Method: cryo-EM, resolution 3.2 angstroms. The entry became public in 2024. tRNA-Lys (A-site) from Mycoplasmoides pneumoniae M129: 30 nucleotides with solved positions. Ions in the entry include magnesium and zinc. An Rfam search finds the family "tRNA" in it. Clan: tRNA clan. Its family is annotated with triplet codon-amino acid adaptor activity in the Gene Ontology. The family's RNA type in Rfam is transfer RNA. Among the 21 different proteins in the entry, which are not shown, are 30S ribosomal protein S15, 30S ribosomal protein S4 and 50S ribosomal protein L31. The PDB entry is titled "Mycoplasma pneumoniae small ribosomal subunit in chloramphenicol-treated cells". Lineage of the source: Bacteria > Bacillati > Mycoplasmatota > Mycoplasmoidales > Mycoplasmoides pneumoniae. The reconstruction used 30,774 particles. The 2025 paper behind the entry is "Structural insights into context-dependent inhibitory mechanisms of chloramphenicol in cells".
[PDB]
RNA sequence: AGCUC
RNA sequence: GAGCAAAUGACUCUUAAUCAUUGGG
Repeated sequence: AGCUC
Repeated sequence: GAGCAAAUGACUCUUAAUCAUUGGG
C1' cells in the first nucleotide's frame, strides 16, 4: 500500500 | 517495512476472539 507511522 | 484494515485457511454446532499465511507501493 485502504488507514496510522 | 511495522501495526491495523481486507482475504485465505486452521479452530468450533456455527461464529466472535485466537492462530499462522498472504496479496496489496